C1' cells in the first nucleotide's frame, strides 16, 4: 500500500421452559 468481513456488531462470557438477549467496544488474514 490494496482487498475481504465488519455501525442491523469482531471478540470472549453469563442467563434459559430452547422460543432469545444481554455485557465488552474494532480487530483479523495473504504477499
Nucleotide at each position: 500500500g490494496g482487498c475481504a468481513c465488519g455501525g442491523u456488531g469482531a471478540u470472549g462470557a453469563c442467563c434459559u421452559u430452547c422460543g432469545g438477549g444481554u455485557c465488552u467496544g474494532a480487530g483479523u488474514g495473504c504477499c

An RNA structure, in which 31 nucleotides are resolved. Chagot et al. published it in Biochimie in 2019: "The yeast C/D box snoRNA U14 adopts a 'weak' K-turn like conformation recognized by the Snu13 core protein in solution". The PDB entry is titled "NMR solution structure of the C/D box snoRNA U14". Released in 2019, the model rests on solution-state NMR data.